Shown are 100 nucleotides from a PDB entry: RNA, together with DNA. It was solved together with Type I-MYXAN CRISPR-associated protein Cmx8, Type I-MYXAN CRISPR-associated protein Cas5/Cmx5/DevS, Fruiting body developmental protein R-like protein and CRISPR associated protein Cas11b. It was solved by cryo-EM to 3.6 angstroms.

[PDB]
Context: bound to proteins that are not shown
RNA sequence: AGAGCACUUUUAUCACCGUGUCCCCAAUCUGGAUAUUUUGUGUG
DNA sequence: ACACAAAATATCCAGATTGGGGACACGGTGATAAACATGGA
DNA sequence: TCCATGTTTATCACC
Numbered sequence: 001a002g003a004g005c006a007c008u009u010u011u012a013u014c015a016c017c018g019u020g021u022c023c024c025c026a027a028u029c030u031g032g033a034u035a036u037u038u039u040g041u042g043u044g
Numbered sequence: 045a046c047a048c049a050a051a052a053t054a055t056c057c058a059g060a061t062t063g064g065g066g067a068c069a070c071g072g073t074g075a076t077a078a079a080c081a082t083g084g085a
Numbered sequence: 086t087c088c089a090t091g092t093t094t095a096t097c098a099c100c
Base pairs, nucleotide, nucleotide: 010078011077029059034054035053081090082089083088084087085086
């Protein structure tokens, strides 16, 4: 040292205010885990 | 202290029923400013 | 070299 790239995106501001998901409801009704089984065998 | 033996067959829920009625916001406002370029005597 | 000015019109097509 590129048709020389500057001069600036700048300064303030509450989405605020009130509002019972409330009122009733039975998981109720029955059911012999029952039928058999020698811990037997001997030791100063 | 030695040995032997340690379970076998049937069965493991059946119905009826699974919500109903009313209501789903009301008003007021929706930026304001400053920052030019060409002509005739 | 340096003296000057201008604007004036409202609103519209969907299931």
Primary citation: Lu et al., Nat Commun (2024), "Structure and genome editing of type I-B CRISPR-Cas".